[PDB]
Released in 2013, the model rests on X-ray crystallography data to a resolution of 3.02 A. An RNA structure (YitJ S box/SAM-I riboswitch) with a sequence from Bacillus subtilis, in which 119 nucleotides are resolved. Rfam match: SAM riboswitch aptamer (S box leader). From the family's description: The SAM riboswitch is found upstream of a number of genes which code for proteins involved in methionine or cysteine biosynthesis in Gram-positive bacteria. Rfam 15.1 lists 9,625 matches to the family in 4,158 species. On this family, see Grundy and Henkin, Mol Microbiol 1998: "The S box regulon: a new global transcription termination control system for methionine and cysteine biosynthesis genes in gram-positive bacteria". Bound small molecules: s-adenosylmethionine (SAM). Sample source: In vitro transcription. Lu et al. published it in J.Mol.Biol. in 2010: "SAM recognition and conformational switching mechanism in the Bacillus subtilis yitJ S box/SAM-I riboswitch". The depositors describe the entry as "Bacillus subtilis yitJ S box/SAM-I riboswitch". The entry is indexed under Gene regulation, RNA.

RNA sequence: GUUCUUAUCAAGAGAAGCAGAGGGACUGGCCCGACGAAGCUUCAGCAACCGGUGUAAUGGCGAAAGCCAUGACCAAGGUGCUAAAUCCAGCAAGCUCGAACAGCUUGGAAGAUAAGAAC
Ligand code: SAM
Numbered sequence: 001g002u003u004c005u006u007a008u009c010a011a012g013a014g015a016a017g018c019a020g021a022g023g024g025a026c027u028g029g030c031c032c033g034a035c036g037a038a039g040c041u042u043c044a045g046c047a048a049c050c051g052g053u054g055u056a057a058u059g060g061c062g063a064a065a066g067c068c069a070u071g072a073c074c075a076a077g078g079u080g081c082u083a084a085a086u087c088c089a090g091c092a093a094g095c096u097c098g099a100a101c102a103g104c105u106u107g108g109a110a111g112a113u114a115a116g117a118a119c
Stems, first nucleotide, its partner, number of pairs: 002118008014043002017040002022032003027089003044082003049078002051074003057070004086110001091107005
C1' cells in the first nucleotide's frame, strides 16, 4: 500500500489559519462553492470497530473437535467521523392496484470506516 474475509452506515457532532477552483467516490439525477470548494494546519466535538472492567457472563447447534447468538458501565491511547439516509437512484425479487403510476418493502453490486489475515 494492496487484496480476501467479517462487522457497521435514516442516529450523533464544527469553530478559527494559511491557501484561492472546485467538490459531494464512479454514472444519472439533485445539492454544495468567493457570504469560499478541495487541500494542509490547529483547536474543540461526535463516536466506540481496536481499547478496559473480563480474553465477561448465558443460550444454541454439534458424534466430538469446533462452530453460533446476545448485554452493561467507561473512554483520548491505534484508527474514524463532524452538509443533505452512504443526499437519491442505477442489479434483481416481493406485496399493493383494474392495471399503472416515485406506491412502498427485501435483497444484492458499488462505496466508506474498522478488526482480523496473508506479499
Ligand atoms: N466514523 C464514523 C462515525 O461513527 O462517525 C463511522 C463510519 S462507519 C460507517 C462505521 C464503522 O467504522 C464502525 O462500525 C467501525 O467499524 C468503524 N469505526 C472506526 N472508528 C469508529 C468510532 N470512533 N465510532 C464508531 N465506529 C468507528